About this RNA
Shown are 1743 nucleotides from a PDB entry: RNA from Arabidopsis thaliana. The sample was in a buffer at pH 7.4. Entry title: Structure of the plant mitochondrial ribosome. The entry has 86 different proteins, among them UNK-2, Putative ribosomal protein L6 and 40S ribosomal protein S15a-5. The work is reported in "Cryo-EM structure of the RNA-rich plant mitochondrial ribosome" (Waltz et al., Nat.Plants, 2020). It holds a match to the Rfam family "Bacterial small subunit ribosomal RNA". Its family is annotated with ribosome and structural constituent of ribosome in the Gene Ontology. Rfam 15.1 lists 42,628 matches to the family in 10,626 species. Taxonomically the source falls in Arabidopsis (Eukaryota, Tracheophyta, Magnoliopsida, rosids).
Context: bound to proteins that are not shown
RNA sequence: UAGUCAAAAGAAGAGUUUGAUUCUGGCUCAGAAGGAACGCUAGCUAUAUGCUUAACACAUGCAAGUCGAACGUUGUUCUCG
RNA sequence: GAGCUAGGCAGCUCCUAGCUC
RNA sequence: CUUGUCUCGGGGAAGAGUUGAGAACAAAGUGGCGAACGGGUGAGUAAGGCGUGGGAAUCUGCCGAACAGUUCGGGCCAAAUCCUGAAGAAAGCUAAAAAGCGCUGUUUGAUGAGCCUGCGUAGUAUUAGGUAGUUGGUUAGGUAAAGGCUGACCAAGCCAAUGAUGCUUAGCUGGUCUUUUCGGAUGAUCAGCCACACUGGGACUGAGACACGGCCCGGACUCCCACGGGGGGCAGCAGUGGGGAAUCUUGGACAAUGGGCGAAAGCCGAUCCAGCAAUAUCGCGUGAGUGAAGAAAGGCAAUGCCGCUUGUAAAGCUCUUUCGUCGAGUGCGCGAUCAUGACAGGACUCGAGGAAGAAGCCCCGGCUAACUCCGUGCCAGCAGCCGCGGUAAAACGGGGGGGGCAAGUGUUCUUCGGAAUGACUGGGCGUAAAGGGCACGUAGGCGGUGAAUCGGGUUGAAAGUGAAAGUCGCCAAAAAGUGGCGGAAUGCUUUCGAAACCAAUUCACUUGAGUGAGACAGAGGAGAGUGGAAUUUCGUGUGGAGGGGUGAAAUCUACAGAUCUACGAAGGAACGCCAAAAGCGAAGGCAGCUCUCUGGGUCCCUACCGACGCUGGGGUGCGAAAGCAUGGGGAGCGAACGGGAUUAGAUACCCUGGUAGUCCAUGCCGUAAACGAUGAGUGUUCGCCCUUGGUCUACGCAGAUCAGGGGCUCAGCUAACGCGUGAACACUCCGCCUGGGGAGUACGGUCGCAAGACCAAAACUCAAAGGAAUUGACGGGGGCCUGCACAAGCGGUGGAGCAUGUGGUUUAAUUCGAUACAACGCGCAAAACCUUACCAGCCCUUGACAUAUGAACAACAAAACCUAUCCUUAACGGGAUGGUACUCACUUUCAUACAGGUGCUGCAUGGCUGUCGUCAGCUCGUGUCGUGAGAUGUUUGGUCAAGUCCUAUAACGAGCGAAACCCUCGUCUUGUGUUGCUCAGACAUGCGCCUAAGGAGAAAGGCUUGAAAACCGAAGUGAGCCAAGGAGCCGAGUGAUGUGCCAGACCUAGCUAGGCCAACUCGACGUCGCGACGUCGAGUUGGCGGCGGAGAAAGACUCGGCAUUCAGGCGAGCCGCCCGGUGGUGUGGGACGAAGUAAGUGGGUUUAGUACGCCCUGCCAAAACGGCUCCGAAACAAACAAAAAGGUGCGUGCCGCACUCACGAGGGACUGCCAGUGAUAUACUGGAGGAAGGUGGGGAUGACGUCAAGUCCGCAUGGCCCUUAUGGGCUGGGCCACACACGUGCUACAAUGGCAAUUACAAUGGGAAGCAAGGCUGUAAGGCGGAGCGAAUCCGGAAAGAUUGCCUCAGUUCGGAUUGUUCUCUGCAACUCGGGAACAUGAAGUUGGAAUCGCUAGUAAUCGCGGAUCAGCAUGCCGCGGUGAAUAUGUACCCGGGCCCUGUACACACCGCCCGUCACACCCUGGGAAUUGGUUUCGCCCGAAGCAUCGGAACAAUGAUCACCCAUGACUUCUGUGUAACACUAGUGCCACAAAGGCUUUUGGUGGUCUUAUUGGCGCAUACCACGGUGGGGUCUUCGACUGGGGUGAAGUCGUAACAAGGUAGCCGUAGGGGAACCUGUGGCUGGAUUGAAUCC
Repeated sequence: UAGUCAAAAGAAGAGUUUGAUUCUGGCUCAGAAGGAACGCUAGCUAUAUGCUUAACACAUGCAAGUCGAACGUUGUUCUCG
Repeated sequence: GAGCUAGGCAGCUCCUAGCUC
Repeated sequence: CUUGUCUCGGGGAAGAGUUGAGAACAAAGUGGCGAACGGGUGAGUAAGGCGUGGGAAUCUGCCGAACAGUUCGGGCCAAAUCCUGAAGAAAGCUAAAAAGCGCUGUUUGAUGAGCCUGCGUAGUAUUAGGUAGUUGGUUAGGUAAAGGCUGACCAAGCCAAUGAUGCUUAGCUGGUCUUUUCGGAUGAUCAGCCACACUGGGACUGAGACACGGCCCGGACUCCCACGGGGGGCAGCAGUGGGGAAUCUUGGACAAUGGGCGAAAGCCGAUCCAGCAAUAUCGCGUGAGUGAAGAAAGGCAAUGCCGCUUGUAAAGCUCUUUCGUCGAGUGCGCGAUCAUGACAGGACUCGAGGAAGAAGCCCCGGCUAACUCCGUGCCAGCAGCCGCGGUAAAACGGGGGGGGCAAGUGUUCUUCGGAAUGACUGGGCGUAAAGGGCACGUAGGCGGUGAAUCGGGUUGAAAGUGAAAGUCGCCAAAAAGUGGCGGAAUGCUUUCGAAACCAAUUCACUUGAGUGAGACAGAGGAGAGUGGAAUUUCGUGUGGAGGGGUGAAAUCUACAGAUCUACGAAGGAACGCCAAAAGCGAAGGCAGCUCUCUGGGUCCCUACCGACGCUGGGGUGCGAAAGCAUGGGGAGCGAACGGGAUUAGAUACCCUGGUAGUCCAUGCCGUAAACGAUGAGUGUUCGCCCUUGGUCUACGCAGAUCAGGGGCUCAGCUAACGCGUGAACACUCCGCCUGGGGAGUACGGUCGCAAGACCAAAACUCAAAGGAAUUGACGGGGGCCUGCACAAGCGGUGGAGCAUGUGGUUUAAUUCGAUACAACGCGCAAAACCUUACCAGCCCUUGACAUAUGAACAACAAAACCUAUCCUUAACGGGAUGGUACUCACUUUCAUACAGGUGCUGCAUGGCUGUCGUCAGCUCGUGUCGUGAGAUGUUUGGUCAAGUCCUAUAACGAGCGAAACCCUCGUCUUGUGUUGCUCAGACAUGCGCCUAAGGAGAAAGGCUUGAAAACCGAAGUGAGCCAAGGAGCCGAGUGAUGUGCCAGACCUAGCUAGGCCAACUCGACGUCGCGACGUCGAGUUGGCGGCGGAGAAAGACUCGGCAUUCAGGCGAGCCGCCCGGUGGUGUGGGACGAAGUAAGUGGGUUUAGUACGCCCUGCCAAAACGGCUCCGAAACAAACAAAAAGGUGCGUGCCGCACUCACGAGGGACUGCCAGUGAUAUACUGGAGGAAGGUGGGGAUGACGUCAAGUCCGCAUGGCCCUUAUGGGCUGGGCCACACACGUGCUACAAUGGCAAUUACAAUGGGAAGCAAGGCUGUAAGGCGGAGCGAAUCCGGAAAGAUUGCCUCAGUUCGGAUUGUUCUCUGCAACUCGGGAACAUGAAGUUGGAAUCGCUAGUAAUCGCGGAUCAGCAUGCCGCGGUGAAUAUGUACCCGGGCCCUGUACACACCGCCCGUCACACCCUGGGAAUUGGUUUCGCCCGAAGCAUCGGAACAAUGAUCACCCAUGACUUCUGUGUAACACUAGUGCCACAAAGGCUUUUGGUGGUCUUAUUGGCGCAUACCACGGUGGGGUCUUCGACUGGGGUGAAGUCGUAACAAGGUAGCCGUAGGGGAACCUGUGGCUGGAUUGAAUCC
C1' cells in the first nucleotide's frame, strides 16, 4: 500500500393471616456473592488469595550496606632483583 | 637468554638497569 | 642492596637491616553516599485529612544545559574532598606527576517538596450554645516561605438552626459484591494519599526526619549481669506462644526487573521463582466400543406381559493410554542477551505402557425434579416456610429405587436481589399504620405579565487534566495465565462562541394581593343592664293522710298539719317558642332581650395601588370538660360517701340523702372520638334539586349573577364501602407512616404548685396483626306466620306396694352394647341347664369345624365307622360288646400349612337405623351482575297445610322435595254364588210327653139367598132264571149280450161210406078258335132245399140249495109334569113333498126305484145318583209294634241366592255447579246435591343433608393382637342381690262403687311338639278320654254394661305385696334358678309436693278379646273389638320452628369467642442505697531531655599591642672568623661568611599581651514542657439487699367485663372509688341498634 468505527448486555416468581374472596401488611424459599468456617468425600495442572480475633507479648534467623580513583599509621605474606 | 640502549664506576672506557625478541 | 664477621683468593658466603620495587585489605578510622527509599499496620484522624480544581509568598541533593573560578593558612597525635580562618565562593584527586574527574558561584530546565485555598467528603438535637490567641489590628521576632506562627499592647470579636460544641463509628480514593439502571454492603489483597511505628516527650545532623533495624528524655515491660551496669521493641520476611470458627515454609536465588554506593569490576527475604491450603477460579481427566447367559445378588409383586426393575449395567471381549506414572535426550524460549537460570528431577521431544492410578454429596409432602417397601406410633423425632408423628407416615428411621448438581458437594455465618419491604427511577396517610386541635409567622421552598439591558447560572466549540490496573468494545496471542488500541471517568480549570430561560438591574401593566366609596349580614367577642316562667327554701289563708318511691318494696318525708290549694318573699340557675342538614368563628366554639366598644366577611359601578402572593421546620398565641389556686355563690344537678335496696355475692346498676364539683372573679394547666376519623392553597370539571345573604334585569314572573351551607347525580377514581365544596384531573408546601406485640412504656431532657404535658425508644417475642365485603349461624332487637307448645281442657309418672330397666357395690359372675329431646318394659319376638360372651371346676389343642398334606397304613375288604347290650364319668365322655356296615379309598391316623376368637377396634368401613321431620325447604343448567368470594332464578301483592299456586319479574327452564299417584275404610255399580245369606212359600226326620180293638145298620145331590152353607133321598145294593128256534152266500132260473162252429145225407158190404145233370108234369102266358092249343117257366125225381144248435160270467130279481156260530145276558128304569125342583132328548110311522132315476117306446110323461128332509105327539135319549170307621165282635194282664196309627211340644233337614258375607271388575267428590266476597286471577266464604265437600278418615310413603349418633356383639369388612390360647365343648354357678336414686307399667285409696246370683252384645284371630265339644273325676288347679277340625265348615262361657240382693262408708266385703300348709304343669331335671290351684295371714294406700307428661272425636279414659316369641311364661310388645265424652279462646304469653330486615370480634359457628387478679415455671428488662475503673476536659503544684534568647562573664579563638620561638630582606664601623693570595717574617692587607651587635624595619608566628569586637562552648537562671500529684467537670462502666414491668406457658381460683341493645350501649380526656374485669361523674363521638307522620281511590 487501505480502510472503516463496537462499547453494550443485564427486568420474573412462589408459600403462609380466612368458611371463601379482595386488599394492606409483613415472615420464609428461590439467584448472585466471600479475606468464610464446619460435614462428607478426593485426580489434575496452572493462577489468584490466604490472623478480618489481640496496633497481644515475643525465641530464632535473615531484612543496609557500598566506595582504597578522599585518605593517612601501620602490618603482613614476604619476595623480588 | 643475546641484541640494542640509557646510566653509575673508576682513568670514549669499565660495568649497572631496560625493552626486543 | 651496604657494612661487618667469616671465609675464599682482593672477592665471595651466609647474614642483618633498610634503599630500590610487587601486590593484598588490615584493624578500623577519618570520610563521601545511602540507611528519610524500598517493605509492614490502620490504633488514631469526622477533616489541619482525601479526591478534584487552583495559587503565591518559597525551596527543589541527585538529572540535563550553559557560563565563571577551585588560592593560603592553620587545627584534628596522621592526614585528608575531616574541621577551622582569610580572602570570594571551595578542595582538591590523577590510572609511577598524565589527560579525565570533582567542588563553588551565575543562569535556566526538568523532578520533587513545603505552604495556602474553592468545591465535594460520617451518624447523632433524648448534645444548643461554643470559644479569650479566642477574633481581628499595630508593632518585634518568626519561618527558606505568607499567617495568632508569635511575644507585647490595642480593639472585642469569631463560629451556631445551612446543627456550632458535644457524644459514638471509622483511615480516605481508584474501586470489590449486587443491582438493567440508580442505590446499598465493603475499603482486605493491588496501587494514589495521609497517619502510624513498646508508651509518652523532644530535638540534632543532614537536599531531604523529629527518622521502624538514628540520637536524648521520661514511663511501662522484659533480658543478662561480675552486681556496678549494661540490653532489649516482628505493626520488614518467614516463626513461636495467646484469643479464635480458623488464615501458609523458621524455602531458594539476585537468574531477571527495580534502588542503592563504585569511573569499572561489585552488595538487597524488594522482587522472581518456589512452598502448604477444595481457599475460589478455568480446565482436563476418572475411557472408547462391543457386551442377553437380561448372569448371580438386590429389591418390589395380584406375585400379568424377559412379572417389574437394578440392567448394557456389570461380567466378558477388542481399541485407547491423553491428564497423571517410568526412562531417556537441551543457546527452544524464560540472561537469545556479550555473559550471567536459581525456576530446572519444570517444560520441550522421544520412547517402556495398562483402563490399568481417579465419583461424591444433597434431595424425593407442597413450595420444588424426583418414590417406593418395612420399622415407627403425640415416643422418637424432622421443619427454610406450611407443618407431619395418637400401627397403613410418600414428611420420622431403615432397605431398595430415582432427580439435581459434580471433584466437589450440604449446613451455618456473612451482603445484595426478590424487596415498589424507605418507592429519585419506584409508595402512601377517609374507613387498613400514618393529616398536627387550630392558626400566626421565622428562616426555607415555591410562586403574574409584557418592554430593556447584562451575561452569573444556562449553553456551543478547543486544550489540560480526570494515575495506571478495573468495568466495557474490538482485536489478536492462551488454554485457562496476556497485551494493544479504543471508550468512560457523567467533572473541573482556562479559551472564544450562543441570550430563550433561571439570576440581576433598568421600564410599564394588573389578572393575582390589598385598601376606598356605598350597602348588607349575622348565636363573631368583651363589657354594662334589664325578663318571666320553672325547680327548691320559707311564709300567709285554706284543709286534713298520706307524700314519694319504685320490677315491687323500703329507707326517707307525714295531723309539731305535709301533699295539695291561692298570694307573697327569698334567691340561684338556664335561657321555653323562634329554630333552622338555618346562621357567625381560624379551631374549642357561639344564642332570653337592650346599649357602648370590637374583629373578620360578602355584594357592589367599581377608584386607586401595584405583584406586594402560597405554604411554613425550630418558635408564638388561642385551646370545651374535668382538674388546681384565691376569693365569692351554691337553686337544681350531682363524683366521694350513708342508708333503702337488689344478689350466690354487689363496692354496681334501682330509691332516698347528700359534700367536692357545676356558677362568678382572676390566674395555672394545654389536653377530647379536639372526628367532614378527610392538612393548607391554586387552576380545570356533566348536570339537576334545593337553600342564606348580596347584586343586575323584570312586567305576571321570573331570568341572570356572586358568595356560601345542603342533597342527587354524567363521568373519574376506590382492594371494598363510597365521594363527587373530590376521595377527579394536576400542581407547590407542610407533618407523618414502614408488621403486631413490648408501648405512647423505661430512661432522659425541658414546662407545670401538683395532676401531669411534650419530645420517646430498645432488649425480648410471634407468623401473623388487620380493613371491607360474602355466605351461615347467632342475638334477653325488629317485622310477620305457625305447631296439645301454650291457651279450653281430660287423664297420668313423681307419694305406697309390686314388675321391668338403668345409675350404682359384691363376690365367682352380678356378661355386654345402648346415654338430652334422639338411652334406660332398650338387642330381649321370651336367662332352669341351653340361651351366654361373663365366673369356678372338667378336660381338648391340625381342635367341633375347612381345604392340601403326604410320612402313613393297607384293604381288594381290614380297620375303622354306625343302628342296639352292658360297665364306670357331677357331666363330656370313656371302656368295652355285639351286631350292622365299606371304601383303592380310606375322614383313618397322627404330623403339618391351618381352623378358630361374642378378642380389640363403628376415630377405618359397608349394610342397616335414629335424628331434625311428613318438616317445605334444598339445588342444578344457561343467561346476566360481582376483579372476587358470590347475587339473580326462590327478594314484590295476595293464597296454600306447600318455593301449592297466581301475580309481579333479568331471568328462562329443569331436577329434588310437597301434591296426586298406592292401599284402606266409608256410599253406590256390576259379576260368581261354596264351607256362607235361608225373609216371604212347601215337604221330610228326629225326638219326647200325653193308654192307643180287625170286619156288609147309618153320612149324599144343587135348594137357597143381612147371598152360600148345608139341606136332602136319588133308593128299597142283585140272584133270579128262560133256553130255542132262523140268517147269509152261492147257484140256478127267468130272460138277456158279445162269438165261433156246425148244420147236410142213409144204407149196405169188404178201417170203410162223401156222387151229378135230362125228362116229365104242372102252372102260367101267349096265340088261336071263354076254351083249347102251344110255348115257356117252374117243380118233381135221382141221394139233397133250407133253418137252427150248444157252452159260459155277470146281471137284476126270485127261488133253491148249503154252511154258519152256539154264546151271552136283564131287569126294578121309563113318560114329561110332582113331594120339591126344572133342565134336558128321537123314531117308528104317517102328511109325504120334492128330486132324481128308470121306464118302455120311438123321442117323452109316468112310475118305478132309490135317496134327501117335518110335525104330531110320543119315545129314545147319557135317566143315573155314592160310599164306610163304627158296629157288635174276639177278650182277660193289651202294652204297645217287624207297621199304618191318634195328638201334642222340642230342635232340625227341601226347594233360592232375595239380602248378607264376601270378592272379582267399576261409578262415585272434580269446589262440579249456585250465591257472595273479592286485582279477575290465585283463592276464600257459604249454598246445592249427595252417603261422603272441598287433603272425606286412616295408613303407606320421609329431600339436601346434619349429629366422626348407633352397632366391627347380627351380617359383611380394613387394621392390630392369641394360636396347647382370648380358641372348642361339659357340669356347676352367674346374668335374678343389695345401704341406695332415677324410668317406664301395673294395682288401688272406693260407694259413678267391692261382692254373689241372674242376663246382653264383638272383632280380629289361633289350631297337627295342635285347637278339642260332650260324659266322667277332682273344692278346684289339675285328671280320665274324645264327636269334629290342617280349619268361611270342627275350636273359643267376652268384659264392661244391664236385673236383684248384700253392703252403708269403714282402712272396711274397698286394698292387696309380704305372708303356711297341701298340691300340681313341663322338663331328664323347679334349694340359688319356671308358672298354677286350695285355703289363713292382710304392708302401705283415704287423690299422691314441686313439677312434668299424654291427648282436638270414635280420640281421651276405662272394658275386655286376640296373636307374638316359646315345653314350662308378659305387669312387656303387636293387633282387635265393646263403651265412650271434655274442649276448640287461636297466637297474647313461656315454648318450637321458619322468614328477612338489621348488628357481630362467632366459622368446633353463643354449650362461641373472651377480659382481668391470684397461685405456678422459665426468660428478659427498669428503679435502686452504697460501688467499679475508664474516658475526656479544665485549674493548680512540681520541671527529664530539650528549643535558642538572653544573661553575662569568663574561658577559647581570631583581630590588635611590645617584644620573641629568630632569621632576614638590608651591610656596614670593626669585631670575629674561616679562607684565599701573596712576599716576607717567619704570615699578612684583602677575601667574605657569619658568630654577632644594631640597624630600616617586616615577618610567620611566638608568647603573652590587650580592650572589647565577634562568636564558640561552657553552663546556669528565666521562659516553654511529658510523666508525676491534685481537685473540679463531661461521659460511660462494674456489683448490689430489695423491688417494679413485660412475655411465654399450665390452661388451677375468682369472677363474666367486651362482641348482639353482650343483657346497664359503647367508647375518648379528665376525676375519684373499688380484689379484678372495672364502677361512677363529667363534656365529646357513633367506631349503635331499636321506631314510622300526614289524607284517601